[PDB]
Context: bound to proteins that are not shown
DNA sequence: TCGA
DNA sequence: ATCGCCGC
């Protein structure tokens, strides 16, 4: 960077 | 031409 | 939009 989780 |  | 956890 991408991919999924969570916060707000 | 891009982004958003 | 920020912050993070996993995974590649």
């Nucleotide at each position: 960077g991408c991919g999924g989780c969570g916060a707000u």